[PDB]
23S RIBOSOMAL RNA, nucleotides 10 to 530 from Haloarcula marismortui: 519 nucleotides with solved positions.
The work is reported in "Mutations outside the anisomycin-binding site can make ribosomes drug-resistant" (Blaha et al., J.Mol.Biol., 2008).
Crystals were grown from: PEG6000, KCL, NH4CL, MGCl2, pH 5.80, sitting drop, temperature 292K.
The entry has 29 different proteins, among them 50S ribosomal protein L10E, 50S ribosomal protein L14P and 50S ribosomal protein L3P.
It holds a match to the Rfam family "Archaeal large subunit ribosomal RNA". Its Rfam clan is "LSU clan". Its family is annotated with structural constituent of ribosome and ribosome in the Gene Ontology.
Ions in the entry include magnesium, sodium, chloride, cadmium and potassium.
The depositors describe the entry as "The Refined Crystal Structure of the Haloarcula Marismortui Large Ribosomal Subunit at 2.4 Angstrom Resolution with rrnA Sequence for the 23S rRNA and Genome-derived Sequences for r-Proteins".

Context: one part of a larger RNA, bound to proteins that are not shown
RNA sequence: UAUGCCAGCUGGUGGAUUGCUCGGCUCAGGCGCUGAUGAAGGACGUGCCAAGCUGCGAUAAGCUGUGGGGAGCCGCACGGAGGCGAAGAACCACAGAUUUCCGAAUGAGAAUCUCU
RNA sequence: AACAAUUGCUUCGCGCAAUGAGGAACCCCGAGAACUGAAACAUCUCAGUAUCGGGAGGAACAGAAAACGCAACGUGAUGUCGUUAGUAACCGCGAGUGAACGCGAUACAGCCCAAACCGAAGCCCUCACGGGCAAUGUGGUGUCAGGGCUACCUCUCAUCAGCCGACCGUCUUCACGAAGUCUCUUGGAAUAGAGCGUGAUACAGGGUGACAACCCCGUACUGAAGACCAGUACGCUGUGCGGUAGUGCCAGAGUAGCGGGGGUUGGAUAUCCCUCGCGAAUAACGCAGGCAUCGACUGCGAAGGCUAAACACAACCUGAGACCGAUAGUGAACAAGUAGUGUGAACGAACGCUGCAAAGUACCCUCAGAAGGGAGGCGAAAUAGAGCAUGAAAUCAGUUGGC
Numbered sequence: 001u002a003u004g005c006c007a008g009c010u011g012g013u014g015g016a017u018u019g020c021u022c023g024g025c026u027c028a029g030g031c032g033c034u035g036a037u038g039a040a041g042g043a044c045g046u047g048c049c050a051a052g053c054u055g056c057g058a059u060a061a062g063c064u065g066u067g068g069g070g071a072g073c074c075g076c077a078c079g080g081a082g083g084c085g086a087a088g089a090a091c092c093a094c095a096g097a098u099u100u101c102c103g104a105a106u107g108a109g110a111a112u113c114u115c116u
Numbered sequence: 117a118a119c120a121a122u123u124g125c126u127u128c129g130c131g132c133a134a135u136g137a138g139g140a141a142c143c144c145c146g147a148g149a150a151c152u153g154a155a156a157c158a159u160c161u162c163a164g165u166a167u168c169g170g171g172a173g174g175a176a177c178a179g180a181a182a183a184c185g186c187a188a189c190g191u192g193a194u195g196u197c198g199u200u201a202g203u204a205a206c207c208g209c210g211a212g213u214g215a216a217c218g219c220g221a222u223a224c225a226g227c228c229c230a231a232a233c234c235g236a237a238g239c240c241c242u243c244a245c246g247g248g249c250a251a252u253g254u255g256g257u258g259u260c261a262g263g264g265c266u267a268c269c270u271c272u273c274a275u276c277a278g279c280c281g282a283c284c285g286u287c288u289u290c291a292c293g294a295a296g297u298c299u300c301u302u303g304g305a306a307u308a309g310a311g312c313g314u315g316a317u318a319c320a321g322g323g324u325g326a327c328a329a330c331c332c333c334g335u336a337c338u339g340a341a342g343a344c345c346a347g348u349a350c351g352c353u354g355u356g357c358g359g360u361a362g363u364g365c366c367a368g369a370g371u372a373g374c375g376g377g378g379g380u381u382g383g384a385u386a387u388c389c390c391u392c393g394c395g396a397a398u399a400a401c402g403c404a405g406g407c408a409u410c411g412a413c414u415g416c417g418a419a420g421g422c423u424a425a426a427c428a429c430a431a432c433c434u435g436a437g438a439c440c441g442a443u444a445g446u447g448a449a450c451a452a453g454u455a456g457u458g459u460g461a462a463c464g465a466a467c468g469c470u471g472c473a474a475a476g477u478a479c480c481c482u483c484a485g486a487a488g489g490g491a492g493g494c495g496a497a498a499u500a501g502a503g504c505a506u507g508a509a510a511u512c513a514g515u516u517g518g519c
Base pairs, nucleotide, nucleotide: 004519005518006517007516008515009514010513011512012511018505019469020468023440024439025437026436027435028434029433030432032429033138034137041102042101043100044057045056046055048080049079052076053075063096064095065094066093067092068091072084073083074082107115108114109113116118121135122134123133124132125131142173143171144170145169146168147167153160157208183191184190195222196221197220198219199218205213206212226422227421228420229368233256234255237254238249239248240247241246262366263365264363265362266361267360268359269358276354277353278352279351285344286343287342288341289340290339291338296312297328298311299310300309301308313330314329315319321333322332323331373394374393375392376391377390378389379388401417402416403415404414405413456463457462476504480490481489482488
């Protein structure tokens, strides 16, 4: 002095800690049935581009009316392109239209399709 | 092209209708363990629990006494809450099990048939016509303040049917809604410090570049709408309550009750129920009052039916918190019953945080290069540069001190 021991320093690794809360847990008041006028559930669809979720149903992130609302908007979702809105859109409430297939599933059969 | 299936009505034609299935639990009716406890175990216990079958509603169920039995000159439908009380009762009289009447409350509500006496005076469908039902009885009467019938008194405001139809309250949603964004200092930013000022029936809470009543949403006050209470209360239309006297006209049968065998219960002789057998009276009768029979006394009319309100749950709406704060709290703050496992029944995670603002890094060099690196740019901060707040320990690279 190599291999190396102990503590630290700089930088990692790791994700504890502190701070934070779009979630939970529990209590309380209100309220309370739906379905052959085919429910609830599921399947498959539906977007300019659309995989997931949500919405919707071949009129498919929606159509109509009334009231509210208001200068913005085209869901989550901050892209690109494009579009809608003072003919008052978005959005909210009520009512109506549409509402594929299987599903109690009911013409018959069938692992969501098919037969007369 | 069709209500499949099972049914009601029926123009006997699927013509008119019903049922089916779902729902967080709650609710009602059936079937019904074992581990366990008894320090073993059989009755007992766990427990009428788990689980299974059937079914209703917004709530169910119960409910106007054949009750109670502080025995009374007393109470007066039913749930539920408090209590009665761990009392009475049960029990290898071991361990354990376990009411009720009453009382104080909540909420309150009382009725309809069958029959007697009437006897087609009735009901359903249809716009109508017309059809169907109904003497095996539609309908009237009537229902223990017994009723009916006969003769009378009086009267109705009971009951039942039907019409109208809320206030208030409560829950949720909405409108409106006061007062600083002044000075200086620090800061990237003032909601900070110092200074000056304001509102408040509003100093709950939240947002906004840091601690905000006065910057924004809200909050107090006032007002509006919907829903629930509720087709309820009130009001009204119709009906007609009741009383005396006479009358053995009527009044729910495999019942009441007894016996055999079981289950269940605190139910003991004295719980409730099932099963097999037997089996009554007729109000002048019958049942009950915790053993049986007979008498007395008191209560009460079973074997027909309906019934609001007060109570259970928590799907759904909203509110709240000495609850937890991302290995916690739901399994689930994230794609959550997701990814994934299992033939299937079923099983089942982990993952939250850039910044005031994306200003989310232009240009150049390097490189095989939209990589990465170098230089550079933004920002208070890049050791805030993308699973990016903070950034512990274990531990790793380099390095320092000591050996």